[PDB]
Context: bound to proteins that are not shown
RNA sequence: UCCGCGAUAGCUCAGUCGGUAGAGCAAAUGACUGUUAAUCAUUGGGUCCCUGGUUCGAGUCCAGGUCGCGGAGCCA
Repeated sequence: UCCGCGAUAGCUCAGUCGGUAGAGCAAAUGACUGUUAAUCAUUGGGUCCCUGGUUCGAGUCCAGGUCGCGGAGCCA
């Protein structure tokens, strides 16, 4: 340099048709003497990678860019 996949809560991720944000887990608090991935309840938590563009409206669409994974080139 090229091909392909990917980025959303602390973690794993869903997010429809462009219509203004969700789950599980974790955490904080509460209850319990025997669990071993404990159980149960209450509550908190968002730079939707970045930058711009189109829209009345962008996590969603377009363009450029950053990063992460596999491969091609490369690796005497």

Entry title: Crystal structure of non-discriminating aspartyl-tRNA synthetase from Pseudomonas aeruginosa complexed with tRNA(Asn) and aspartic acid. The RNA with a sequence from Pseudomonas aeruginosa PAO1 has 76 modelled nucleotides. The 2015 paper behind the entry is "Structure of the Pseudomonas aeruginosa transamidosome reveals unique aspects of bacterial tRNA-dependent asparagine biosynthesis". The model includes bound aspartic acid (ASP). An Rfam search finds the family "tRNA" in it. Its family is annotated with triplet codon-amino acid adaptor activity in the Gene Ontology. Keywords: non-discriminating AspRS, tRNA, aminoacylation, LIGASE-RNA complex. Crystals were grown from: Trisodium citrate.